Solved structure of RNA (7S RNA) from Canis lupus familiaris, 206 nucleotides shown. The entry also models magnesium and zinc ions. Entry title: Structure of XBP1u-paused ribosome nascent chain complex with SRP. An Rfam search finds the family "Metazoan signal recognition particle RNA" in it. The sample was in a buffer at pH 7.5. It was solved by electron microscopy to 3.7 A.

């Protein structure tokens, strides 16, 4: 340092997030918590892991025929 | 559908009067004869047939034919019976048969008359 | 249906620890 990600709606000052939908990794579990403040708090696995740029392949939103 | 003159059948109404000549009947009035029934003869009416001529006669009026002739009401024979009669016989006339001549009534011809029939006719 | 802008996860590359 990492152990899911994205869209619509929505709820929260904000952060966690809750429905509805598409999609993964060899590789996640449980509590609702902070109170103006860019992951709350606990349990468990991993050594490689986090960004930034282009090409192929699904749903969905908005708008034309 | 309409003129029109042909056919067929069924009813109703209505179907006339004068003259001569004979006939029938009934009825009314008179004289002879009789002992009844009655006989023999003159007038008067009336109603009907046969048949000859006929029209001041018709939308037609036969000189047809047939029937009851019945209840008393036409006539003829007139059985039986009864009347009168001594009888002969004759009246009245029943059955019964009869119709040229009481009255009834049918039918053909007759003229008027409704009305049926085949949707036939000669024609559009 | 049909085209515009947007998007998941892999795949080449760069960079940081």
């Nucleotide at each position: 340092g990492c152990c899911g990600g994205g869209c619509g709606c929505g709820g929260u000052g904000g952060c966690g997030c809750g429905c509805g939908c598409c999609u993964g990794u060899a590789g996640u579990c449980c509590c609702a918590g902070c109170u103006a403040c860019u992951c709350g708090g606990g349990a468990g696995g991993c050594u490689g892991a986090g960004g930034c740029u282009g090409g192929a392949g699904g749903a969905u939103c908005g708008c034309u025929u | 559908g309409a003129c029109u003159a042909a056919g067929u059948u069924c009813g109703g109404c209505a179907u006339c009067a004068a003259u001569a000549u004979g006939g029938u009947g009934a009825c009314c009035u008179c004289c002879c004869g009789g002992g009844a029934g009655c006989g023999g003869g003159g007038g008067a009416c009336c109603a009907c047939c046969a048949g000859g001529u006929u029209g001041c006669c018709u939308a037609a009026g036969g000189a047809g034919g047939g029937g009851u002739g019945a209840a008393c009401c036409g006539g003829c024979c007139c059985a039986g019976g009864u009347c009168g009669g001594a009888a002969a016989c004759g009246g009245a006339g029943c059955a019964g048969g009869u119709c040229a001549a009481a009255a009834c009534u049918c039918c053909c011809g007759u003229g008027c008359u409704g009305a049926u029939c085949a949707g036939u006719a000669g024609u559009u | 249906u049909a085209g515009c802008g947007a998007g998941a996860c892999c795949c080449c590359g760069u960079c940081u620890c």